[PDB]
Context: one part of a larger RNA, bound to proteins that are not shown
Molecule: 23S RIBOSOMAL RNA, nucleotides 1262 to 2017
Organism: THERMUS THERMOPHILUS
RNA sequence: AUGAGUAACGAUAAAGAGGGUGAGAAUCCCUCUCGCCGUAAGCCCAAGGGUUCCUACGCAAUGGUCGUCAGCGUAGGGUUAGGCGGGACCUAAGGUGAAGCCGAAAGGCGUAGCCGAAGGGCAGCCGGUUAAUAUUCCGGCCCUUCCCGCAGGUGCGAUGGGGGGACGCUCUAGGCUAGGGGGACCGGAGCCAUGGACGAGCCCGGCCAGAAGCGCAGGGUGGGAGGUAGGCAAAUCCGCCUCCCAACAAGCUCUGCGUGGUGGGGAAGCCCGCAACCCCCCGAAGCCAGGGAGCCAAGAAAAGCCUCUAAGCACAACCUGCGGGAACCCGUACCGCAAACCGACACAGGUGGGCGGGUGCAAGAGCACUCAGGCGCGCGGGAGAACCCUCGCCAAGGAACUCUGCAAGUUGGCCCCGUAACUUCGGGAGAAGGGGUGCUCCCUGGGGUGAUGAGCCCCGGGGAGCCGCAGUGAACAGGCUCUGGCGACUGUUUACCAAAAACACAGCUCUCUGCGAACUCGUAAGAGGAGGUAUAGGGAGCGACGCUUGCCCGGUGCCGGAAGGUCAAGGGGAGGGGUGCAAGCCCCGAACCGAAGCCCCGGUGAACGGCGGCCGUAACUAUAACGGUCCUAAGGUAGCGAAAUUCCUUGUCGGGUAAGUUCCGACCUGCACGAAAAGCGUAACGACCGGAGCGCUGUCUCGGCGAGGGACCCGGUGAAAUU
Numbered sequence: 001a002u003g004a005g006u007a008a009c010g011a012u013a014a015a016g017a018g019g020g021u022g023a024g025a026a027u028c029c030c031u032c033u034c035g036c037c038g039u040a041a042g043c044c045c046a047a048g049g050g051u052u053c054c055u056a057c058g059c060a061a062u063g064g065u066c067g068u069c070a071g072c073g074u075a076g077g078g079u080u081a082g083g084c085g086g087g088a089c090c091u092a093a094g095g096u097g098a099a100g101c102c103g104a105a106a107g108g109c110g111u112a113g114c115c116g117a118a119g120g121g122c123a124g125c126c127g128g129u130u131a132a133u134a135u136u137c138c139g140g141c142c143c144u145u146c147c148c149g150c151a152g153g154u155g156c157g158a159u160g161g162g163g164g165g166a167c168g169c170u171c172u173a174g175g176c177u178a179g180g181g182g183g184a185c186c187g188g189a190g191c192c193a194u195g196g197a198c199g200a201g202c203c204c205g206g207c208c209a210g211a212a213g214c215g216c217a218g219g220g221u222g223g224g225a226g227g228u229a230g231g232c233a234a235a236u237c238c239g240c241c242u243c244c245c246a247a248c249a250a251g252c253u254c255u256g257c258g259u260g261g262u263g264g265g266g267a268a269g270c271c272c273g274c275a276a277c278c279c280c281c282c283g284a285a286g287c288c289a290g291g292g293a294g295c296c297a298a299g300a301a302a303a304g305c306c307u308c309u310a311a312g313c314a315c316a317a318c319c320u321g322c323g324g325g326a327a328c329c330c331g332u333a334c335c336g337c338a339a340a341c342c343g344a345c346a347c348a349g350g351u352g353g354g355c356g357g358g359u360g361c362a363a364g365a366g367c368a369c370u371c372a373g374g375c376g377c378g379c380g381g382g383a384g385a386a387c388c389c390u391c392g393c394c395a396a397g398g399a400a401c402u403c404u405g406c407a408a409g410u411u412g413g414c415c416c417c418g419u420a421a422c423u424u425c426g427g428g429a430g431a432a433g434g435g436g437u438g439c440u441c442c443c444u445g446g447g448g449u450g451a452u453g454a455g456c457c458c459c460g461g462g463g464a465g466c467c468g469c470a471g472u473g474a475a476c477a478g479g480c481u482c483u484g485g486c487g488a489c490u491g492u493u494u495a496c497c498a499a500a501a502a503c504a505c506a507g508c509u510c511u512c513u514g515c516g517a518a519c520u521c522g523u524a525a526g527a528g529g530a531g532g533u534a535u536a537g538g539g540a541g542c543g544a545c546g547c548u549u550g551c552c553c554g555g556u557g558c559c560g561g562a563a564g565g566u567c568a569a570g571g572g573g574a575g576g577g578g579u580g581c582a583a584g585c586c587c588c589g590a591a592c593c594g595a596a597g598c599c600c601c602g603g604u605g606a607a608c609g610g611c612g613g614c615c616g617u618a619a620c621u622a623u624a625a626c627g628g629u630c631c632u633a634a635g636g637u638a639g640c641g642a643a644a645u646u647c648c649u650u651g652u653c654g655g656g657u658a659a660g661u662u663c664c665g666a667c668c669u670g671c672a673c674g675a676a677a678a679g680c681g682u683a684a685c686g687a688c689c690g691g692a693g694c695g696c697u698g699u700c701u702c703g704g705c706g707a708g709g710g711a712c713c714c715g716g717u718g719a720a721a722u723u
Stems, first nucleotide, its partner, number of pairs: 001723001008717002015033006034376004042355004048335002052333001053077006062070002082143002084331004089120002094115003100109003124141005144327011155313002160308004168295005174288003179282005185206004190202002207264003213259009222245001225242002230238002265277001296299001341350002357370005379715004387710008396701002400699001405696001413437005422427001424544001438466010467471001479694007486686002491503002507542007519528003545681004550611003555608002557604005564599003570593002575588005612630005639673001640670001651667005
C1' cells in the first nucleotide's frame, strides 16, 4: 500500500438558550433554565507522583472532534514552624556487628554495642491574611526545653537496684462532649404573587476559643511502727514476714466537662454592600480510661518518668520561685478512589485511614429524594429499517421448552395467629398456611428530662369514621414442599475454563522419641524442635457422632533373636617364587581369627498385601440344609448390593406417569462391594449431583407491540487481521 473513508471515537448522569471574547468557536468565559452524585461522583490525611500549583502570554504537536481551552508550549512567580510531622529520645520483628564459634576462598552463625516504627514518649488552641503557604506569617489568649543571675530550701549524686511505663477478647454503667432536631422565644432587610391569607405568617440567622479560680463528673492510691537467710549484702528503696489504728471513705494526687477576665465570628436582603447570639429535646462507636462484669486461646519492649543508695562531692550539686536570655536540621506547592498513584492510553479495573448533613421506612453507613460541595463522563447532527444489546407488556394455555424450569418470573419488610415428620434434643422453623398495614377523630396505660403539673421526645392499648384497583400504594425486599447421592459441620482450593463428593477439620488408631530427644535445615558452627520433657514432639492413615471393624505372617516390610552359615579390610603366617656368592632385600600366599549385611529361627494387619474350584444329594418336580473330592498362607464374616461400583442391561417385579433407558422400593449368578485406600447408618449444614409436586411465568404452542443504546444518513478524526 489493501481492507476503508469502513470499525471505532472508552460507561445511556442530558441537555437548551441568551450574551461575551475571537481570524475562526456545539466544544472557551458569563448568565438563566434542565438533569446526575450526595456512607459520594463532596470535604481532610497517608502513600506514590515530582511543578502537574498561581499569574501573563500563546496553539504546531499533545486532547480519540473542535479549541480562542488545558494538567500542553515559553516566562515569572509560589512552599516561611521551639509547640504539626520526622531527627540531636525509646525500643519490636529483623537487620548489623567489637568479642567468640565455623567454614577451601567467597563467606555462615553471633555477645555486647548499634540500626530499626504507623508502637512508647514530648510543649497550640481560635480567628485573620495572599493569585498561589499557613496549627509555619499576623492578632488574641496558653505553653516546652536548655542558659545565667537572685531569693529561699534539701544529702546531693548513675548507663547500677526497685516501682512504673504495661497492654487480650466479648459485653457493659454513670456522667459528659461532638453531632443533630425543635421553639410559641431573639434580631432581622424585606415578600403578599395565581383564588385565599395583613397571619402567634413567609424568609434568613440564632455560635467559636479562652488561663488561674470556682463548680460536676471520673481514674489513681490504705497510713503506721519494728524487724529481715532476697533484689549478684552497697540502699533508710523494693520484696517478704509481725502488730495499734483504717476500711463498701476521707484525704491526697491526676484527668475530662462546664464556667470563666477576654478576644473572635456574625445571612437572607435591593441600590451596589445591613450587625442578635437565649430555651428545651435526641445524643454517641468519641471523653473521663489505667471504669466495670464475664470468658479462655491467657493477651510487646525500652526510654522519658518516680524513688534508693555507689563511686565521688559537699565553696559541688540538686528542689521550688521570680526576672534576663537561648531555642538548630529536614518536610511543608499541587494531584491524591484518580486525567497528576499502579494498570503502554485523558484505560468503565486496582489503592490504607478520618468526616460523611436532612426527611421518610422497625433499625441502619440500607433504599428514595435532597443540603453543602461537585459533576453532565473531550465528537456532534438527523433519521426512526433489518439485526444486536438493555428494558416494559401481553389473549388463551401453563414446562407442552430443554440435557436441565438455564433464564425470567412469582414471594418479598414489620406486627399477630399458626405450624409436621425426624432429632444428637439445640434444631428441623421464616416449616408450611393465613390475616393485618394508609388517613382522620375520640378516650386511655406506663417511660426518660424537667420539677412531682407544663412543653419535649419514648414505647403501647381500645372505639369509631373517610378514600381508592391497590395503604411495606415508589425504592430497599425469601417462592415453597416431598424425596435420593456425597461430604458430618464453619472453613480451603486450581490468580486467568474445574469451588467439588477434592484439601482441611475436631476425633480414632499405628508408630518413632528419655532429652545433647526423635525429626527438619546447614559442609560446619549452629538453629528449629522447645527456654518444651511422653497428659509432650515427630511421621503415617482414617476423618463429627452411632453400631462395628471378621480370617490369612506363605511372599515383602518392620521388630526380636550374645547360636549357627556366609562375610571386607585387617590379624595370621603353613608353603612357594625373583634375585644375589652370601648374609639378605623383594614378592605371591593356605589353615585359622575377623563387623554390619544377608541366610537362618520367631513375632507382626488401623504394617505392604491376600481372602477358592468341580461334582452329588430331600418320597411331583424345583431347589439343596447334607456329602464327595482338588487346591490354599487363608479361602470374603457383619452390613451393603444392576451401587458415583452391573458387562449382558432399558436385568425382573412394585411405585410414580396418559406414556418413565432417569428416579424411588424390592429381589441378588456382586462381569469386578465389604470393614480404618474403613463398612453400614445418621439429626444438622451445602452457590454440590439426581427424581418429583405446588405456586409463577414468553422457556414454549407462537409470535406481537412498545422504550432506550447501536446499527443507517450528514459534518469532524480515523484503525485491524489478511493480502